[PDB]
Context: bound to proteins that are not shown
Molecule: FANCF sgRNA
RNA sequence: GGGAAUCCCUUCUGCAGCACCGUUUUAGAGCUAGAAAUAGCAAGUUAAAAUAAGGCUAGUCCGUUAUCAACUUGAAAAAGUG
DNA sequence: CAATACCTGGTGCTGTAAAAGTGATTCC
DNA sequence: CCAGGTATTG
Numbered sequence: 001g002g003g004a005a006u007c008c009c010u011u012c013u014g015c016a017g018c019a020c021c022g023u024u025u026u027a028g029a030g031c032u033a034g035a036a037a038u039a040g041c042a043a044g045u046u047a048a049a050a051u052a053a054g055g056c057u058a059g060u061c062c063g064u065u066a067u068c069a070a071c072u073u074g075a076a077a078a079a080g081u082g
Numbered sequence: 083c084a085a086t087a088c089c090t091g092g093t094g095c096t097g098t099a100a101a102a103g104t105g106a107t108t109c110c
Numbered sequence: 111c112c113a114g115g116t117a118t119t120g
Base pairs, nucleotide, nucleotide: 002110003109004108005107006106007105009103010102011101013099014098015097016096017095018094019093020092021091022051023050024049025048026047027046030041031040032039033038054062055061056059070081071080072079073078083120084119085118086117087116088115089114090113
Other pairs, nucleotide, nucleotide, family: 012100cWW052063tWS053063tHS056057cSS056058tHS057059cSS069082cWW074076tHS074077tHS
C1' cells in the first nucleotide's frame, strides 16, 4: 500500500408498503330586469371518474432508471471498419 | 415565421441491507 | 433549477 472483525457515527444506493392533497370533465335546477352585450343579487365548503396513451404475459402484473455516433454484415445479439 | 413572456405536480409516513466517509481497539 | 413547449402579438 491492500484487506478483516468489533465500537461510536454519518451518508449514499436499491427495493417494497401506504396516506393526504392537487388538477381535469361531469353532477350539485341560480334568480330578476333586459330583445341583446349587460346590470342587481343569490351562491360557493361536496361527489363521481382519470392520474402517464396504454400492453399481453391478463398478474390486485407491467409502463419515466441504466444503455445508444455513422457504416458493413445480422432478425437481433454482436463483431468488424479509418 | 420570429420574437416575448409565461409555464413546468406536491407533501407526509412505515419497513430493509448494503458500501463508504471518518475517528478508535485488535489483527492478516 | 434548467430549458423546451406554448399562445400571444406581431